Context: bound to proteins that are not shown
RNA sequence: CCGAAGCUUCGGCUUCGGCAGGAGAGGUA
DNA sequence: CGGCAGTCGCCGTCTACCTCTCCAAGAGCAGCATGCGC
DNA sequence: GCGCATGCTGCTCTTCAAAGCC
DNA sequence: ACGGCGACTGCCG
Numbered sequence: 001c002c003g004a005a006g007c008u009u010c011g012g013c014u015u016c017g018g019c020a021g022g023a024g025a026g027g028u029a
Numbered sequence: 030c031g032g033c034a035g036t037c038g039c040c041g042t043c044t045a046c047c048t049c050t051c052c053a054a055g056a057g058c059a060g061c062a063t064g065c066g067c
Numbered sequence: 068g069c070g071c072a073t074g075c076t077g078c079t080c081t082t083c084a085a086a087g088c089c
Numbered sequence: 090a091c092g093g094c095g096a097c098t099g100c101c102g
Base pairs, nucleotide, nucleotide: 001018002017003016004015005014006013007012021052022051023050024049025048026047027046028045029044030102031101032100033099034098035097036096037095038094039093040092041091042090053082054081055080056079057078058077059076060075061074062073063072064071065070066069067068
Other pairs, nucleotide, nucleotide, family: none
């Protein structure tokens, strides 16, 4: 940062879950 | 000593995009596990 | 029944050689 | 490859 789920006083809070480097060959302008 | 010329190493050689494949294997050391013997 | 010895499997390294191609 | 550059290094005088 995103998703799922709860509280939510509507400012937000909590649980869980999650990654992306090299070499070679061919092609278009 | 004093020049000298070959030589040997290091630097550089346009931009943007698309598709595919392939990327360590053989040797060796424990940690128990179990068969067999008295 | 207990003690001795030797074998299943995780599991962790390991990389100097040497001819090759111009 | 190929060109440019710079040290350097054995080699001849």

The RNA, together with DNA, has 102 modelled nucleotides. It comes from the structure "Mycobacterium tuberculosis transcription elongation complex with Bacillus subtilis NusG (EC_PG)". Primary citation: Vishwakarma et al., Proc.Natl.Acad.Sci.USA (2023), "Allosteric mechanism of transcription inhibition by NusG-dependent pausing of RNA polymerase". The entry also models magnesium and zinc ions. The sample was in a buffer at pH 7.9.